[PDB]
Context: bound to proteins that are not shown
């Protein structure tokens, strides 16, 4: 006195860009 | 005093 | 919901 032995599945980069809760409809008949 | 209590899109 |  073991196909042994050392050995970060890593580093970069995001829901971003445009879209109007607006259009009309008389607090009035007895 | 007496009827009114929503209406239409999208 | 539209259009990338």
């Nucleotide at each position: 006195a073991c196909g042994a032995g050392a050995a970060c599945u890593a580093g970069u980069a995001a829901u971003a860009a445009u879209u109007g809760u607006c259009a009309u409809u008389u607090g009035c008949a007895u | 005093a007496u009827g009114c209590a929503a209406a239409u899109g999208a | 919901a539209a259009u990338u």
Shown are 44 nucleotides from a PDB entry: RNA from Staphylococcus epidermidis RP62A. The sample was in a buffer at pH 8. Method: cryo-EM, resolution 4.05 A. The entry became public in 2022. Keywords: Type IIIA CRISPR, effector complex, RNA binding protein, HYDROLASE-RNA complex. The depositors describe the entry as "Staphylococcus epidermidis RP62A CRISPR effector complex with non-self target RNA 2".